[PDB]
RNA sequence: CGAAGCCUUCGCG
RNA sequence: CGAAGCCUUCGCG
Numbered sequence: 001c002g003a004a005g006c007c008u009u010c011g012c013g
Numbered sequence: 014c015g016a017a018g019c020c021u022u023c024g025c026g
Base pairs, nucleotide, nucleotide: 001024002023003022004021005020007018008017009016010015011014
Other pairs, nucleotide, nucleotide, family: 006019cWW
C1' cells in the first nucleotide's frame, strides 16, 4: 500500500 | 442495509 475478520457504537428499512 | 471507530490476520513491498 491492498485485502479480510472480530469488538463496539451510530443511523436507516 | 448504510457508516465510523478500534483490534487482529492475510497478501504484495
The PDB entry is titled "Crystal structure of ADAR1-dsRBD3 dimer in complex with dsRNA". Solved structure of RNA, 26 nucleotides shown. It was solved together with Double-stranded RNA-specific adenosine deaminase. Crystallisation conditions: 50 mM sodium cacodylate, 5% (w/v) PEG 4000, 30 mM CaCl2, 230 mM KCl. It was solved by X-ray crystallography to 2.8 angstrom. The entry is indexed under Editing, ADAR, RNA-binding domain, RNA BINDING PROTEIN.